The RNA (RPR; tRNA) has 341 modelled nucleotides. Among the 5 different proteins in the entry, which are not shown, are Ribonuclease P protein component 1, Ribonuclease P protein component 4 and 50S ribosomal protein L7Ae. Method: cryo-electron microscopy, resolution 4.3 angstrom. The entry became public in 2019.
RNA sequence: GGAGGGGGCUGGUGACUUUCCCCUCUUUAAGAGGGGAGGAAGUUCCGCCCACCCCAUUUAUGGGCAGCGUCCCCUGAGAAGGGGCGGGAGAUGCAGCAGAAACGACACGGCUCCGGAAGAGAUGACGAUGAUAGUGAAAGUUGAGGACUUCCGGAGAACCGGUGAAACGGGCAUCUCCCCUGCCCGGGGUGCAAGCCGGUUUCGGCGCUUAGCCGAAUGUCACCGAAAUUACAGAAGGCGGGCUAUAGCCCCCAUUUU
RNA sequence: GGUGGGGUUCCCGAGCGGCCAAAGGGAGCAGACUCUAAAUCUGCCGUCAUCGACUUCGAAGGUUCGAAUCCUUCCCCCACCAC
Numbered sequence: 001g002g003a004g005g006g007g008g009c010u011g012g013u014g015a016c017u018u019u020c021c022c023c024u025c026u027u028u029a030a031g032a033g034g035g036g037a038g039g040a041a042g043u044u045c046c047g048c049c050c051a052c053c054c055c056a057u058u059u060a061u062g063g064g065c066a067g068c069g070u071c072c073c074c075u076g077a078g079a080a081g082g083g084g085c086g087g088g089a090g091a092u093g094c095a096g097c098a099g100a101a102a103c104g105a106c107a108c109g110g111c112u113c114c115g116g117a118a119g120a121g122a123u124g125a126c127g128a129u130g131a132u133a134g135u136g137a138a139a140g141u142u143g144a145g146g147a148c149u150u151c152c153g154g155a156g157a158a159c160c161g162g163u164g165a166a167a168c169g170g171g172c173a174u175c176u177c178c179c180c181u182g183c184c185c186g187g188g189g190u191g192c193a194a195g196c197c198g199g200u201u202u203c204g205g206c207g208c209u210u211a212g213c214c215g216a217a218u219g220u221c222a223c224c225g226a227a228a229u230u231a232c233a234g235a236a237g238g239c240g241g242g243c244u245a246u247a248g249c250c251c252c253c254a255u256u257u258u
Numbered sequence: 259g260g261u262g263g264g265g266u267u268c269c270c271g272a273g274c275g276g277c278c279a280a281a282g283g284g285a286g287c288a289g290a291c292u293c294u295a296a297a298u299c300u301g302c303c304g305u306c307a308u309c310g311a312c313u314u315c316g317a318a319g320g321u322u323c324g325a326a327u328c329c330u331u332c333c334c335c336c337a338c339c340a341c
Stems, first nucleotide, its partner, number of pairs: 004253007012223005020036006045241005050191002053188003062185006071084005086179001088177007109160002111156007124148001126146001133142001135140001195206004259339007268284003276323001286302004304312003316332005
Other pairs, nucleotide, nucleotide, family: 001256cWW002255cWW027029cWH036218tSS038233cWS040244tWH041234cWS042243cWW052189cWW070085cWH076079tWH088178cWW094165tWS094323tHS095276tWS100107tWS100161tHS101106tWS101161tWS102164tWS103170tWW118149cWW120123cWS125147tWS127144tWS128144tWS130143tSS130144tHS131143tHS131146tSS134141cWW135137cWS136138cHS145147cHS163167tWH164166tHS167169cSS192207tSS194207tHS209212tWS211217tWS214216cSS217236tWH218235tWH225227tWS228230cWS232245cSS266272tWH266280tWS271281tHS272280tWS273279tWS273315tWW275322tWS302307cSS305312cWW321325tWH322324tHS
């Protein structure tokens, strides 16, 4: 030095026109002066000022918010972005297949006992797909003229699950309560196209603006500068938080590179 | 400026986090049926077009063992408001 990400800012002066608008002013009706869209106005996720209706007048009970920075998890060229905030109890779900078993523990097989059948006493059954055999028996060391066995059914102290992402045991997500800490006390519902007045269908006035339209005003050119009308993009009662999309410069981080 | 919502097959419309589970209806094609045609029924039903298997639930990211579904963002489509 080149694609990209995040943060900051977005106007001022001068001239023209009230025939771009609003307000003020004097004056032989027309002029002069001032002001006139932004970080999001968009999205409508919200709260407050302002109104009406109900209960209530309460910090007794109870309701609302927050546990920030930090940390954890996930994905990126690892800068950056998104989500969350403590602990316990109860309930539900982790389909189908597989596995003994899918959320509390268990029935089940290896282990012990009892009953029945079969073979057998220098014979025969079994045994390197492991024999009498031990250990807190997940696991590991062992390895044969080793050797008295095998099955079924029933009952029990301890250990174990070929599966699946996840298992004799710890998880995940949702919902509701009680166990905390600090702050604040009217609680809900609708919302300015709310609500109020002349009018009493329909219209005009207030809310309404150091811009305030509503059949939705905020115009053109040049220039200092370099932050500039260039990208996203426009008010409509006002204010504050968060999200979305990027124009110009500044700052910071990364890959290639040398 | 504001509230309550919806987007799934060619069109109208349902759907527990789970085997195209994708209810379906109308439509197209084919079969069946009939002298022909309407109606009824059967399969493909988006594709291979026999069973069966795969893709699409507005789009992207994320959670998860696994998304139409749960979360966030971007959108669109409705309904009604000046008095």
The PDB entry is titled "cryo-EM structure of archaeal Ribonuclease P with mature tRNA". Wan et al. published it in Nat Commun in 2019: "Cryo-electron microscopy structure of an archaeal ribonuclease P holoenzyme". An Rfam search finds the family "Archaeal RNase P" in it. Gene Ontology terms of the family: tRNA processing, ribonuclease P activity and multimeric ribonuclease P complex. About the family: Ribonuclease P (RNase P) is a ubiquitous endoribonuclease, found in archaea, bacteria and eukarya as well as chloroplasts and mitochondria. Its best characterised activity is the generation of mature 5'-ends of tRNAs by cleaving the 5'-leader elements of precursor-tRNAs. Cellular RNase Ps are ribonucleoproteins. RNA from bacterial RNase Ps retains its catalytic activity in the absence of the protein subunit, i.e. it is a ribozyme.